[PDB]
Context: one part of a larger RNA, bound to proteins that are not shown
RNA sequence: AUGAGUAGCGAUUAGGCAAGUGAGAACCUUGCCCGCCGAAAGACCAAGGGUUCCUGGGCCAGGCCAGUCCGCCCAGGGUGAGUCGGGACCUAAGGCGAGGCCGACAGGCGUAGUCGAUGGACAACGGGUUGAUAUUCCCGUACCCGUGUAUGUGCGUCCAUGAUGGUAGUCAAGCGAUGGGGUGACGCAGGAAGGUAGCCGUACCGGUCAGUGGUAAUACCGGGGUAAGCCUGUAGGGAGUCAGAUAGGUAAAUCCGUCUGGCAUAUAUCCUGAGAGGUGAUGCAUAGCCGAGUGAGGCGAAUUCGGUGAUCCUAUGCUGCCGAGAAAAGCCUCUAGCGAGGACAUACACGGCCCGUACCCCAAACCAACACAGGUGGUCAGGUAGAGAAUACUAAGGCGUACGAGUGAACUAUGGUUAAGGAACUCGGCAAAAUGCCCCCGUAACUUCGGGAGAAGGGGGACCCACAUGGCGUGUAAGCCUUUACGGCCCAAGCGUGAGUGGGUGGCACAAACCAGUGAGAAGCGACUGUUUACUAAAAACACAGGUCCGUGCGAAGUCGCAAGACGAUGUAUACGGACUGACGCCUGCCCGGUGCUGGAAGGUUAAGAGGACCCGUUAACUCCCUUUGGGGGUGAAGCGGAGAAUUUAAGCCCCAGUAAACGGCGGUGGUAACUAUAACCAUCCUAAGGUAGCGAAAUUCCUUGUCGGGUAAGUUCCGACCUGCACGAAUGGCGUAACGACUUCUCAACUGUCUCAACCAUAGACUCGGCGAAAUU
Repeated sequence: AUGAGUAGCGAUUAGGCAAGUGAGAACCUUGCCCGCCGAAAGACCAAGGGUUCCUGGGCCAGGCCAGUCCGCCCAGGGUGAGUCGGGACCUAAGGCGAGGCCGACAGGCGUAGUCGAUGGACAACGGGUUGAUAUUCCCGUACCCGUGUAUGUGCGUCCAUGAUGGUAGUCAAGCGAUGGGGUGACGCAGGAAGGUAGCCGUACCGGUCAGUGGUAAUACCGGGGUAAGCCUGUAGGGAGUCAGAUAGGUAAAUCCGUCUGGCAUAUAUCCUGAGAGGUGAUGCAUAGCCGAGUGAGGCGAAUUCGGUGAUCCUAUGCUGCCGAGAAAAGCCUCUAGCGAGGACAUACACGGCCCGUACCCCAAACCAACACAGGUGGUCAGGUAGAGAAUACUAAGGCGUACGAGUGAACUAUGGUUAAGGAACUCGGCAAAAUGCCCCCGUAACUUCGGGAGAAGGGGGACCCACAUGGCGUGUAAGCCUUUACGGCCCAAGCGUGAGUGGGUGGCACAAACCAGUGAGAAGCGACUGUUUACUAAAAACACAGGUCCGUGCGAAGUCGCAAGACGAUGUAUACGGACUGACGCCUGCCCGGUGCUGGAAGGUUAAGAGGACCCGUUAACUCCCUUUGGGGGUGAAGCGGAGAAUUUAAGCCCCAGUAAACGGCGGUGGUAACUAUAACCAUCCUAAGGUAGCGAAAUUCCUUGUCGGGUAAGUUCCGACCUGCACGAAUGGCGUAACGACUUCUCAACUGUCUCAACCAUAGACUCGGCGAAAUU
C1' cells in the first nucleotide's frame, strides 16, 4: 500500500437566547430563562504527586473537530506556629546485638541496651485582612515552662528554748531519689433520669406595592446573633477516720499491708461534676439606610417567650453477661541520702529549639499503559411526607463534562400498551406477571414442646361536623410546701397530639404516587448459621458441636532446626498430639488365615572383632657328587608374609498367643410339605466364616418402558408395594426424624405476548451533511 475517507468520536441530564472580544465562536466572557445533583455530581482530613496555585505572553506540539481557553508551555511571585501534626517525653508485635553457645569456613540463636504509633500525658479562642497565607499576620482577650533585678512575708546556719532518747549525742528547715509503695491501669450488651445542640412558631423590628377577579396592612418578604478563660457550685455520683502492737514489701521507713479497740449511717467530711446564672462584650458581626460600582466608604434597628428534640454531656456512671479482658512515663508518698540558703507572694524587664504548612482528595492532578462506565481509610447530615442515614421534590452549595445538525426504513437493545383462550411452544413456569402497607376476627397435620406461624382466609383505610373547651403530654400567670435556693408538688392561660361513636359530602378507583413477602401438597440429599475452584462448576463438596481408638509421665510425645534453642506451656491425662465417624432416637452381626502392632525368643541361622589346626615362599643349618673355602639334581630352625579353617557372637528372619471403632474377607454344592408351587432341616469341599438386625428396580437394576394400585385422553417422569439383591448392608454405619436449604424431581389456584398470533409508540445506532480519523488479512 488496501478495509477507508468506512466505524467510532469513551453513557444512563439537555440546552436556549441577547450582548461583548477578535480574522475566524454552538464549545471563550457578561446578562436572562430551562434542567440536573444534592447521604453528593458539596465542604474537608491522613495516605498518595510534586509546582498542577496566582499574575502576566502566545497559540506550528497536546485536548478524539476550530479554539480568543486549558490540569500547554514561557517569565516572575507565592508556603510566617512557646499553644495544630511530628522530633527533643514513654512504651508493643518485631528487628540489632558487646559478652556467650553451637557450628569444618561461610554462618543460626539469644542477655544487658539501644531502635520501633495505629496508644498515654502535655499549655488558645472569636473576628478582619490581599491576586495567591492563616488556631501562623493584625485586633481583643488567655494559658505553660525558664533567667535577671527589686520589694514584702519570712525562717538558720553561728546564740539557744524545745522534744526526747531530760549532763552530753542525733535530729525535725529545704531538697529529696536510678531505691520501696500507691495512683496511673483498660471486656461485651442494655434501658431509665437530668441536660445541650439543631429545628419549628411567636412578641418585636426594617422593607414591598408585585400592570388579571379579590385582599392595602390582620397580607407578603427579610431579621429575631456572638467563643475560650474567669467567678458560683445546683441536680447526681463515689469514698470511710484516729490510738497501739508489728517486720511482711532484695537495705531503712511516719508509706503500703495484717491484728487488736474507738469513731461512723451522719447527703457528716472530701472529691468530681453536667446544665443554669455573672464576667469576658461601652466590644465584634449582621437584616437594612446614604452616597459610591473590577469595588470600597459611612451610618446602622429589635435581639423577648413556647413547642419538638438528638447518633452529643453527666458516663472509665448504673444494671445485666462470660468467652473473664496492655506497658512505661508522669503525679503523690516513704525513707536512704545531700544540705545552709531556700520557700511563698507582688511588681519590672526578658528567652522559649528542629521538620511538616501552595494546589489535587470520593478524582481530567491517587491506584488502573488514556483527560477511562472500576477501587480508595475518616469527619460534616437542612425542610416536607415519612419508622427510618430507603424512597420523591427541594435550601445552603455545585453542575449542563469536550464531536454536532437533520431524517415516521428493516434490524438491533431498553421501556410502554394490547381483545378471547391461558402454559396448548420450550428438556425445564426462564423471563414476566401477581401479592406487597397499617388496624381488627380465627388459624391445620405435626414436635426434639422453643417451634412449625406473617400459615390459608374475611372485614375496614378520603374529607367535614357533633359528641368535644372530650382525653393525654408539656408547661407559665397563679397556688401549696421547705433544710430559702440555681429549691419539690399541682398547674387557669398557651402549645402539641392521637383513639372511639354518630351524621353529612365527592368520585370508577380513598396503603391512590414511589416503595413495598406467591402459597400449598410430596419425594431425594444433607442435621442448622457457615467456607471453597480471583478469571466457565457454590454443591449431595469442606469444616462444623457428639463419640471411639491409638499414643504421650513432663527440659513429655509430637514438632522446626545437622546444634544450641524455640512451640506443646509460663500447662500437667476431668490435659495434649495423631487417626475414622458426624445433632438427636433404635442399634452397632461373624471371622485372627495374610499384612502391621504388642508380648513370649524358651531353639535354628549370620555381620564386625577375637581367636590362630594345617600349608607354602624365604635361606640359617643341610640331604647324594664336586670342587676346594655350597649348588645342582630334596629335608629343615628362627624371623618375615600370605591366604587363613574349627570355636565363639548381639540384632533381624523362621516359632507361639492377643488385637477388626487396624488395612481386610463374609461361596457356591446336594438332599429332604398333607393337589401345583418351592428348603422353611441335614450333610458335601474349602479355607475364616459363607450376611444378625434393618432396607431394596434406589444418586446403586444391562436384559428394563420388570409386575401390581394412584394421577390426566394420552405418564420411558413420579408416588405406594411385589423380592427374580447380575453388583444393599450396620464406625469408608443402616432406618427414621422436628426446623432449615439462591441443592435436585413432580402436582395444584392467580398470572400473564412463553404460543396459535402478532400489532403499534419513544429513546441510542444503523441513513445523508460537516470535522478528526481507526484493525485484523492480503